The depositors describe the entry as "Human Argonaute2-miR-122 bound to a target RNA with three central mismatches (bu3)". Solved structure of RNA, 41 nucleotides shown. Keywords: RNA-binding protein, microRNA, target directed microRNA decay, HYDROLASE, hydrolase-rna complex. Protein in the same entry: Protein argonaute-2. The work is reported in "Structural Basis for Target-Directed MicroRNA Degradation" (Sheu-Gruttadauria et al., Mol.Cell, 2019). Ions in the entry include phosphate.
Context: bound to proteins that are not shown
RNA sequence: AACACCAUUUCAACACUCC
RNA sequence: AA
RNA sequence: UGGAGUGUGACAAUGGUGUU
Numbered sequence: 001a002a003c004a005c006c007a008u009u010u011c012a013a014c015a016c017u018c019c
Numbered sequence: 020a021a
Numbered sequence: 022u023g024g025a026g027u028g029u030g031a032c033a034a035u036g037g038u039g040u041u
Stems, first nucleotide, its partner, number of pairs: 003039006013029007
Other pairs, nucleotide, nucleotide, family: 002040cWW
């Protein structure tokens, strides 16, 4: 600065269908 | 939309 | 920012341990 792994975060983003 |  | 529905995200973000 890259790279591994352990525990957490379904939050938000995009898209489509219908009216 | 019909 | 008319509204509801449901697909995608997981090599995601962080704090942690560790590596030449």